[PDB]
RNA sequence: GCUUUGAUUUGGUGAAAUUCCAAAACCGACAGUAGAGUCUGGAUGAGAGAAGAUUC
RNA sequence: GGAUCUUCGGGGCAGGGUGAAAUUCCCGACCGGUGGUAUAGUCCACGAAAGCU
Ligand code: RBF
Repeated sequence: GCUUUGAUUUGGUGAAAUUCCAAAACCGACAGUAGAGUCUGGAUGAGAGAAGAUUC
Repeated sequence: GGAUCUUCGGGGCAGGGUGAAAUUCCCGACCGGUGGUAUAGUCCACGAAAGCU
RNA backbone atom coordinates (compact mmCIF):
# COMPACT_ATOMS: atom_id res chain seq x y z
C1' G A 1 0.00 0.00 0.00
C1' C A 2 -3.55 -3.17 -1.85
C1' U A 3 -7.03 -7.42 -0.81
C1' U A 4 -10.34 -10.08 1.80
C1' U A 5 -14.31 -10.28 6.31
C1' G A 6 -20.71 -7.95 7.91
C1' A A 7 -25.31 -5.79 8.51
C1' U A 8 -32.06 -0.91 8.45
C1' U A 9 -36.21 -0.01 7.29
C1' U A 10 -40.79 2.50 8.69
C1' G A 11 -43.14 6.47 11.27
C1' G A 12 -42.31 11.25 13.87
C1' U A 13 -39.69 16.23 14.77
C1' G A 14 -36.35 19.67 12.53
C1' A A 15 -33.41 24.24 8.18
C1' A A 16 -30.37 19.82 8.70
C1' A A 17 -30.54 13.12 11.39
C1' U A 18 -30.22 5.59 7.25
C1' U A 19 -27.03 9.29 13.55
C1' C A 20 -32.18 12.18 17.83
C1' C A 21 -37.53 9.93 19.43
C1' A A 22 -41.07 5.72 18.45
C1' A A 23 -41.26 0.85 16.40
C1' A A 24 -39.78 -3.37 14.14
C1' A A 25 -35.46 -5.52 12.11
C1' C A 26 -30.45 -7.04 10.78
C1' C A 27 -24.79 -8.10 11.34
C1' G A 28 -20.74 -9.93 14.01
C1' A A 29 -12.43 -12.57 12.19
C1' C A 30 -9.12 -16.45 13.25
C1' A A 31 -7.60 -20.95 16.69
C1' G A 32 -9.80 -24.66 20.49
C1' U A 33 -14.06 -27.47 21.57
C1' A A 34 -20.71 -30.65 20.76
C1' G A 35 -21.48 -26.15 15.64
C1' A A 36 -19.28 -19.61 19.63
C1' G A 37 -20.41 -11.80 18.44
C1' U A 38 -20.44 -13.23 24.51
C1' C A 39 -16.00 -19.15 27.33
C1' U A 40 -10.88 -20.41 26.56
C1' G A 41 -6.42 -18.78 23.17
C1' G A 42 -2.99 -15.50 20.39
C1' A A 43 -3.26 -10.99 24.00
C1' U A 44 0.88 -8.18 29.95
C1' G A 45 -0.41 -8.14 22.10
C1' A A 46 -1.87 -5.02 18.14
C1' G A 47 -4.54 -0.60 16.70
C1' A A 48 -7.77 3.38 13.90
C1' G A 49 -6.91 7.33 17.54
C1' A A 50 -7.67 10.35 22.07
C1' A A 51 -5.42 13.03 25.93
C1' G A 52 -1.25 15.43 28.26
C1' A A 53 4.03 17.24 28.43
C1' U A 54 8.45 19.61 26.45
C1' U A 55 10.67 22.48 22.62
C1' C A 56 11.23 25.40 18.02
C1' G B 1 1.05 24.23 12.86
C1' G B 2 6.61 21.13 13.24
C1' A B 3 9.84 18.01 16.28
C1' U B 4 10.49 15.32 21.19
C1' C B 5 8.13 12.46 25.01
C1' U B 6 4.40 10.28 28.73
C1' U B 7 -0.30 8.29 29.81
C1' C B 8 -4.72 6.34 27.53
C1' G B 9 -7.30 3.54 23.64
C1' G B 10 -13.53 -3.04 23.32
C1' G B 11 -18.19 -4.69 25.51
C1' G B 12 -21.37 -8.91 26.26
C1' C B 13 -25.21 -15.44 27.38
C1' A B 14 -28.93 -14.01 33.65
C1' G B 15 -32.51 -17.73 33.56
C1' G B 16 -34.21 -22.18 30.89
C1' G B 17 -34.66 -27.09 26.98
C1' U B 18 -32.17 -31.25 24.96
C1' G B 19 -27.96 -34.41 25.77
C1' A B 20 -22.66 -38.44 28.02
C1' A B 21 -20.88 -33.79 26.64
C1' A B 22 -23.19 -27.38 24.14
C1' U B 23 -22.30 -20.10 27.92
C1' U B 24 -21.13 -23.28 20.85
C1' C B 25 -27.30 -26.50 19.06
C1' C B 26 -32.61 -24.82 20.76
C1' C B 27 -35.74 -21.01 24.01
C1' G B 28 -34.26 -16.57 25.94
C1' A B 29 -30.60 -12.94 27.30
C1' C B 30 -26.83 -9.51 26.49
C1' C B 31 -22.99 -6.33 23.95
C1' G B 32 -21.48 -2.37 20.16
C1' G B 33 -13.74 -0.18 18.27
C1' U B 34 -11.47 4.70 15.88
C1' G B 35 -12.34 9.25 12.72
C1' G B 36 -16.16 11.80 9.76
C1' U B 37 -21.23 14.06 9.60
C1' A B 38 -27.24 16.72 13.57
C1' U B 39 -25.46 12.45 18.44
C1' A B 40 -24.19 6.09 13.92
C1' G B 41 -22.51 -1.69 15.39
C1' U B 42 -25.79 -1.03 9.67
C1' C B 43 -23.88 5.75 5.67
C1' C B 44 -18.47 7.70 4.37
C1' A B 45 -13.29 6.59 5.73
C1' C B 46 -10.38 3.42 8.84
C1' G B 47 -8.52 -0.33 12.71
C1' A B 48 -7.70 -5.78 15.17
C1' A B 49 -7.62 -11.23 11.90
C1' A B 50 -6.09 -13.58 7.51
C1' G B 51 -3.86 -12.75 2.53
C1' C B 52 -0.53 -10.44 -1.27
C1' U B 53 3.25 -6.67 -1.88
N1 RBF C 1 -11.47 -9.71 18.44
C1 RBF C 1 -10.36 -9.89 19.22
O1 RBF C 1 -10.49 -9.97 20.46
N2 RBF C 1 -9.13 -9.98 18.69
C2 RBF C 1 -8.91 -9.90 17.37
O2 RBF C 1 -7.74 -9.98 16.91
C3 RBF C 1 -10.06 -9.70 16.46
N3 RBF C 1 -9.91 -9.61 15.12
C4 RBF C 1 -10.98 -9.44 14.31
C5 RBF C 1 -10.79 -9.36 12.93
C6 RBF C 1 -11.88 -9.18 12.08
C7 RBF C 1 -11.64 -9.10 10.59
C8 RBF C 1 -13.26 -9.08 12.65
C9 RBF C 1 -14.46 -8.89 11.75
C10 RBF C 1 -13.44 -9.17 14.02
C11 RBF C 1 -12.36 -9.34 14.88
N4 RBF C 1 -12.53 -9.43 16.28
C12 RBF C 1 -11.40 -9.61 17.09
C13 RBF C 1 -13.87 -9.35 16.87
C14 RBF C 1 -14.24 -7.90 17.17
O3 RBF C 1 -13.44 -7.43 18.26
C15 RBF C 1 -15.73 -7.75 17.50
O4 RBF C 1 -16.25 -8.95 18.07
C16 RBF C 1 -16.55 -7.35 16.27
O5 RBF C 1 -16.45 -5.94 16.06
C17 RBF C 1 -18.03 -7.73 16.41
O6 RBF C 1 -18.56 -7.17 17.62
FMN riboswitch: 109 nucleotides with solved positions. Crystals were grown from: 0.1 M Tris-HCl pH 8.4 10% PEG 4000 0.2 M MgCl2, VAPOR DIFFUSION, HANGING DROP, temperature 293K. Entry title: Crystal structure of the FMN riboswitch bound to riboflavin. It was solved by X-ray crystallography to 3.01 A. On the sample the depositors note: In vitro transcribed RNA from the Fusobacterium nucleatum impX gene. The 2009 paper behind the entry is "Coenzyme recognition and gene regulation by a flavin mononucleotide riboswitch".